[PDB]
Context: one part of a larger RNA, bound to proteins that are not shown
RNA sequence: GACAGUCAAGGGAACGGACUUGAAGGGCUAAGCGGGGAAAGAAGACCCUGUUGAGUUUGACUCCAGUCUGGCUCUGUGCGGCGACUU
RNA sequence: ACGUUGCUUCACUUAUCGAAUGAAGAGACCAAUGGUUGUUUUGCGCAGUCUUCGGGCUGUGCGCCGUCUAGGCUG
RNA sequence: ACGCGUGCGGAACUACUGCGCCAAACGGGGUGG
RNA sequence: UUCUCCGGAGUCUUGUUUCGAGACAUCUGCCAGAUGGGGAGUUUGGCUGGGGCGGCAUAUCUGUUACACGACAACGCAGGUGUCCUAAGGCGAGCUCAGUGGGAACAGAAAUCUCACGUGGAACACAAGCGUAAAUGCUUGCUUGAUUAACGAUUUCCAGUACGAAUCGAGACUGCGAAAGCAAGGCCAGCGAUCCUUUGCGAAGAACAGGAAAUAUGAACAAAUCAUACCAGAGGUGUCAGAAUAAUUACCACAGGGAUAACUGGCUUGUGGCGGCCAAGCGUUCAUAGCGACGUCGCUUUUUGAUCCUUCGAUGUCGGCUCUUCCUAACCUAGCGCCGCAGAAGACGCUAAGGGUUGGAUUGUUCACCCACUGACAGGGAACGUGAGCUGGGUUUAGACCGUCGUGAGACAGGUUGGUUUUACCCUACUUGGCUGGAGAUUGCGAGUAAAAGAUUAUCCGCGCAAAGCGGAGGCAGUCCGUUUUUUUCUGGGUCUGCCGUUGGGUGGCAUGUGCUUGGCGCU
Numbered sequence: 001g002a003c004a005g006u007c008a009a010g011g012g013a014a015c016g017g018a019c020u021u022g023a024a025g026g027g028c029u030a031a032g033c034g035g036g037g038a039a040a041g042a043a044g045a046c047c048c049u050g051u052u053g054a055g056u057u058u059g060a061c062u063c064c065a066g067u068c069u070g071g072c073u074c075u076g077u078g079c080g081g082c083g084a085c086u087u
Numbered sequence: 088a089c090g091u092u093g094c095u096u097c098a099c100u101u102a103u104c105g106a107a108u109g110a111a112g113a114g115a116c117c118a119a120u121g122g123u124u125g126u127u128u129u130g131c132g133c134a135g136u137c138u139u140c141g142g143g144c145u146g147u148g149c150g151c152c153g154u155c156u157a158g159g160c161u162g
Numbered sequence: 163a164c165g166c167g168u169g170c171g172g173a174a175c176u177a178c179u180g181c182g183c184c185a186a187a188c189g190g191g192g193u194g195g
Numbered sequence: 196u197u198c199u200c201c202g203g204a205g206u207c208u209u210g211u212u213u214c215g216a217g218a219c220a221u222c223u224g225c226c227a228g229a230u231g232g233g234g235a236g237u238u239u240g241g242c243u244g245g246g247g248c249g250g251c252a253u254a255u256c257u258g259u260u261a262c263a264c265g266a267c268a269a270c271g272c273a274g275g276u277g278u279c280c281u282a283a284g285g286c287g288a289g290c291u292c293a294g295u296g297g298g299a300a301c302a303g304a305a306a307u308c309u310c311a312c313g314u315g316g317a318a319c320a321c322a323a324g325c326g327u328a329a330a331u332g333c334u335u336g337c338u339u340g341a342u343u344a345a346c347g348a349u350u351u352c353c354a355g356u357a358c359g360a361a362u363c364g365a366g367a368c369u370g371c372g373a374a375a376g377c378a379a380g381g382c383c384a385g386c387g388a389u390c391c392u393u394u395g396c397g398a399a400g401a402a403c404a405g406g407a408a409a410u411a412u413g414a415a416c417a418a419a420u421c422a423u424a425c426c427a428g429a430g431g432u433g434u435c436a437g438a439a440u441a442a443u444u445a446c447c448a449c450a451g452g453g454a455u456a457a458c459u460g461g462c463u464u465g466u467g468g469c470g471g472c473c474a475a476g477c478g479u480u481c482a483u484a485g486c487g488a489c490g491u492c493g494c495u496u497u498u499u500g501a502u503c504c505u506u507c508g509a510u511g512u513c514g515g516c517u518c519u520u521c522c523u524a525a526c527c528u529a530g531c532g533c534c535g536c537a538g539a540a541g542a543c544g545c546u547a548a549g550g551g552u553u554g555g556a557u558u559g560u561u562c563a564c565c566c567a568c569u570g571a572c573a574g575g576g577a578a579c580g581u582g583a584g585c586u587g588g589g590u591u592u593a594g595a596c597c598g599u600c601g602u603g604a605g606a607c608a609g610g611u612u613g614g615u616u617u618u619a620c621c622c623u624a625c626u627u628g629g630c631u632g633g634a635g636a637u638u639g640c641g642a643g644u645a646a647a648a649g650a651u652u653a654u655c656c657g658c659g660c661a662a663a664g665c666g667g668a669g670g671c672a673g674u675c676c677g678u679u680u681u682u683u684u685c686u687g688g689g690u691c692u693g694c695c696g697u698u699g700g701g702u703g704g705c706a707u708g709u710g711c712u713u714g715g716c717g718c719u
Base pairs, nucleotide, nucleotide: 003017006023007022008021009020010019026631027630028629030627031626032625035623036622037621039618040617047452048451049450050449052448053447054444055443056442057441060237061236062235063234064233066230067229068228069227070226071225072224076099077098078097080095081094082093083092084091085090087088104215105214106213107212113208114207115206121152122151123150130149131148132147133146134145135144136143155171158168162164190201191200192199240253241251242250249270254276255275256274257273258272259271277435278320279381280380284338285337286336287335288334289333290332292316294312295311296310297309298308299307318327319326321385340368342367343366347363348362349361350360351359356436369378370377371376391430392429393428394427395426397425410424411423412422413421460504461502463500465499467495468494469493470492471491472490476486477485513588514586515585516584518580519577520576521575522574523573526551527550528549529546530545531544532543534541553567554566555565557563594612596610597609598607599606600605655667656666657665658664671687672686697717701713703711
Other pairs, nucleotide, nucleotide, family: 002018cWW011016tWH014460cSS014461cSS029628cWS033624cWW034035cHS034619tWS034623cWW037583cWH044046tHS046456cWW048455cWS051438tWW057603cSS058060cWH061232tHH065231tHS074222cWH075220tWH076218tHS079096cWW086089cWH100218tWH102217tHS103216cWH108110cWS116205cWH117170tHS119153cWW121209cHS129150tSS137142cWH138139tSS139141cHS154206cWS156170cWW157169tHS159167cWH161165cWH179180cSS187188cWS187204tHH189202cWH193198cWW194197cWH220222tWS231233cHS238441cWH239442cWH250252tHS256322tWS257323tSS260269tHS261268tHH262267tWW275384tWS279283tWS282339tWW282341tHH291330tWH292317cSS293313tHS303305cHS303306cWH315328tHS317330tWW324383cWH326331tWS327330cSS330332tHS340378cHS344365tWS352357tHS372374tHS372375tHS387432tHS387437tSS388432tWH389431tWH404405cHS406408tHS406409cWH432437cWS442604tWS444446cHS455507tHS456507tWH462501cWW464466tWS466498cWW474488tHS475487tHS477482tHS478484tHS481535tWW482487cWS511616tWS517581cWW523548tHS526548tWH527570cSS533542cWW551571tSS552573cWH556564cWW558562tHS559588cSS559589tWS568572tWW569571tHS581584cHS587616tWS593614tHS595611cWW601603tHS601604tHS619621cHS633636cSS635638tHS639641cSS640641cSS650653tHS659662tHS659663tHS669689cWW669690cWW670688cWW673685cHH674684cWW675683cWW676682cWW677679cWW680682tHS694719cWW695718cWW696718cWW697716cWW698715cWW700713cWW702712cWW704710cWW705709cWW
C1' cells in the first nucleotide's frame, strides 16, 4: 500500500490523476533530487458543544473528624454558711 | 419553729488521678472529742432511759491494749 | 545511781579543693550429749 | 568442749509499697451547643452572525415592518408591564371642554366677572391605538353589583390541553331612578401546577329511624380530647407549563464537532490603493505647460474589515537565508511628442517588461530610519512562493522573577530569562546515463518517391530545349529452351581496347619506408 500515476483552462464542496474542450505522449530502464502526491505518524493538545470528568481554592450548598463548653454519672465522711418549700 | 432540698467555706480519706522504686526500713511507742466480743477466757462503777426479766442503749469516769532509745540540761 | 524536763531512732578523719580496704558473724545466754 | 532456740541486729500494726493531689478534674460513659476547606460529596442557567463582556429579542401589551380576510422572521423600528383607586367603582340629574375675540379700580402677556364663536383641536390614573357632546367628559346627590352566583355555554393562545383575560345566560339579595333601564369593578396589559402549611362553611332544635331534609372516618365496643377526608380561598416558583447551587486549571483529561473561532483559498470592496469626466479658481495676463476645489463615473485584490462555503480519525502557523519564474500601474537602459523646453538640469505623456535594480549601523522583525556607492538603487504575484531545503531570534506548554489585579487557587493581546525541529529505498516532475523495436505506428499480401522519362519507363550509350538534328557499337561454332521481330539463355575456342594481379627494368613527382606516374615483359 482503495485503484492508479503527463499538462493548460473551465465548471465543480468556491486549489482535479480520473469529468468538458484543447495540447503532449514508442517500450524498458541505472544513479541522483526534494516541486507535487493538499505524502507518513497520532480518533487536534488550540477553540466550541455534552444536563462527561479530575487536580486545586474559598465569603458556594449539604455534612464529618479534631478542639472547646454545659448537664447527668463516676461519688465517699464530718462541722458550718446562704436561700427554697409546707403550717 | 420541724423536716427535706439547691448551692457553697473548711477539715478528712477509702473511690479515682499523677510520679518513683529491683514496691528497701511507713506510722507509733512522746498516748486521744481512740477501742475494750477477745487466739487458747479482762473488764469494773455512776446517772438517765427501755426490756421478751435473759440484759441492753445514751453520757460519763477508772483499769487494759500500751513499750523501749543515741545524745543534751537538773536534782 | 535513780526522779524530772528537751530530743526522736542517732557509734561518720581533718581540711581550704584533689581518687585506700570493707560480704559468706565474732562473742554472750537457755536447753540437750 | 557436739546439736538446737534467744540476743547480737528494740518492740507493735483498727491492715493501706511510698510521695503528691483528692471527691474536684488532668478521670469513664452518654446527651447538648459553638467552632471547624483539616476532610468528604455535589453544583456553578439559556439565547447568541464562534465563545466571553454587553443586551433580553427568557412571561407579556400598543403602532409599524405585514404585501386592502386570517396567519408571518431577525440581537428589525418606536414605546410599555409586576403598580394605582371606598373612589379614580354603581346609578340619577344638571352642565360643556381646548382655545379665540370684544369689555371692568388697583390688574400688567398672564388673578376674577361678563357676552359671543367654538365637530372636540380638551378629558377619560399610566404606553399606544380605537371610541365618546343634553356623553364614555366635568360637577353634585345617594350608595356598596369590587357580594353570592346550583361544576350552564363560548372566544382568544391552541394540541382545538392547562393558566391569564374576556363574552352571552339562569337563580338570591340589593343600589340608583317617576320609569324604560343600567350595574355582579375601574373595556381591551397589570400574573402562577403536584406535594406541604393555613383559613372559612358542615349554628341550636325537629324525625321510633337514615328517609326530600341530621357531613364522614380512626375497623372488638363505649365517654371526652386529638388527627384525617370531602368543597372554596390564601402563603410561589420573574429560567414566569414551576431543580435547592460559588470559583480556578499554563499540571490537565474524555466523547465528539468543520452544525463553530484562530492560516490559505472563494464571494464582496465599505476602508486602503490607482485612475477618468465637468470646470470655480492657482499660475506677472492665461480654466486645461503643470495643477485643480464643489460634485460625479470607474478599476484592482499588493491593506483591513464583513461572511463562515471546504478542512478539527491534523493541509506544520512570523521573519531571514537560497533559487527560479511571471505581471506592469516604467526607477535606469532604446526610440519619440510636448512645456511657463535659450544652454544645463527637469515636469508631463507614448511604444516598450529584452536586460539591470547594491554594501552597512540599530531592531526577531515585515515595516522604519540613518551612513555610503551607483546609470538606477521601481512596485508586486506564485497556498500572504519556498521548514521530509536550512535556521529557531520571536510567537504559544511545563521552571522562575517583577508590576497591576484577585481573600485565594490564579490572571494579564504587560516586561524578563531558560526551554528535543522526526522519516524518502515508492509514483510522477527535473537532471544526467544506457538497451531496443517501429509507417495498417507491432497485423494485410492495404501498393501514394519534394526519383527518372517511354516497344506503358521494357529494347544500348554520348551531345542536344520532354527540340531540330548529329555521333559510337567485334566475329565464328555449338548446346538448352522456345507461339517472331537478326528468339532467350548456358556453353567453346579463336581477340582486340580500356583494366587487374604480376617478372624485372629503368625515368620521375609527393613531406622523404609508401604508395603513385612513366616505359616494356608474359598473364587473365

LSUb rRNA, nucleotides 624 to 1536 from Trypanosoma brucei brucei: 719 nucleotides with solved positions.
It holds a match to the Rfam family "Eukaryotic large subunit ribosomal RNA". Clan: LSU clan. For this family Rfam cites "Crystal structure of the ribosome at 5.5 A resolution" (Yusupov et al., Science, 2001).
The entry has 76 different proteins, among them 40S ribosomal protein S7, 60S ribosomal protein L7a and 60S ribosomal protein L18a.
It was solved by cryo-EM to 2.47 angstrom.
The depositors describe the entry as "CRYO-EM STRUCTURE OF TRYPANOSOMA BRUCEI PROCYCLIC FORM 80S RIBOSOME : PARENTAL STRAIN".